Source information: Shown are 341 nucleotides from a PDB entry: RNA, together with DNA. Ehara et al. published it in Science in 2022: "Structural basis of nucleosome disassembly and reassembly by RNAPII elongation complex with FACT". Ions in the entry include zinc and magnesium. Released in 2022, the model rests on electron microscopy data to a resolution of 3.4 angstrom. The depositors describe the entry as "RNA polymerase II elongation complex transcribing a nucleosome (EC115)".
Context: bound to proteins that are not shown
DNA sequence: CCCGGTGCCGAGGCCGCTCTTTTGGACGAAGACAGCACAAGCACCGCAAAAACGCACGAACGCGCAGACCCCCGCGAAAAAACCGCCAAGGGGAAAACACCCAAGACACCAGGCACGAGACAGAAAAAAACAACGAAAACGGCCACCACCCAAACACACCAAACAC
DNA sequence: GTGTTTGGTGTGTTTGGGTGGTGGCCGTTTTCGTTGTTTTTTTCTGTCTCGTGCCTGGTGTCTTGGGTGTTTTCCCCTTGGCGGTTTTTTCGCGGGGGTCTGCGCGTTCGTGCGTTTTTGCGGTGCTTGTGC
DNA sequence: AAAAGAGCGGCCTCGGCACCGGG
C1' cells in the first nucleotide's frame, strides 16, 4: 500500500445396485 | 273374580356386509413438472405547424416648405319660413254580415327509414409544358394648356287647355 | 254641360362658359427573350353518389261545419290643406387669414426572407394488477 | 390390489309379562 471472494429448491417418475 | 291363557309388545342374540388399513432395508442416477394470462394507466418517443436569429432592402417617420382652401366676418337681397284662418273630406268609429279560413275527421300515399349495389367521378399522382414574370429598350397615347363657338340657360311672348266655378 | 281664366307648355331673341379642338412632353405601355412555375395532362384509386327495393305510417288531405274577421256602408268631426302676410335668415358675392395638406429629401429600423428549430401533441412503451 | 379384522346394521330370534280368557 491494493487486498479475495461463502451459497442451493422441492416433487414426482423412472431405471439401477446389494441383500433376500 | 280365582285358576289359567292367549297374543303383544317386547327383549336380547345372533348373522350378514361395508370400511379401513397396510404391505423389507438401505443406496445411486437422470429426468420432468411447478396457474398464468389479458385488459389496463403512467410515463416516455417524437411528429405537426408554429418558431429563432440574421440580413438587407425600403418602407414609412420625420422635418422643412408651399400654398391652396377652409374657416370666418361682412352687409343685403331675396326667398322661404313662419303666422294665421277658413273649412272640407278623410280617418275614423260605428254597423252588418257573410263566407274563408279553420277545425275536426278518417282514409290513403309515399315519404321516410334502411338496406344494398354499382360506378361515376372524385381525390392523389406522376407528367409535361407553355405561360407569366423580369429587365430592358422604346416609343407613342395621354396627359396639361389654351384656344374658340354655340347649346342651351335665360329673359320674355304667347296659345294652349285643364279647373273650378256656375 | 256651360263657362271664364288661371296653369302649363310652345315659342322667340339674346349670352356666355364650358364643350371641343389642337400644341408640347413625359411617362407609361410596349416588344422581345429567359426563366421558373403555375399550370395542364394522363393515369389510377375509392368514396359516395346514384339507383334500386321493400314496408309503415307519420302524413298527407278531402270535406262537413261555422264563426269570426275581412269588406262594405254610414257618419263625424277634426286636422291638414290651400292662401295671404310678415319674418327673418339663407345665402349670396366679397374679403381676409391661417390652417392644414402636400412634396421632398433624409433613415433607420421593421418587416421579408431565409436556413435552422421548439413545445404541444399523437402514438406508443412497459411497468402494472385482476380476473377468467 | 390384495388380504385382514372390526363395527354397524338390519334382522333374526326368543322368553317373558301383561293383558285377556275361562270358570
Nucleotide at each position: 500500500g491494493c487486498u479475495u471472494g461463502u451459497g442451493c429448491u422441492g416433487u414426482c417418475u423412472u431405471c439401477g445396485u446389494c441383500c433376500a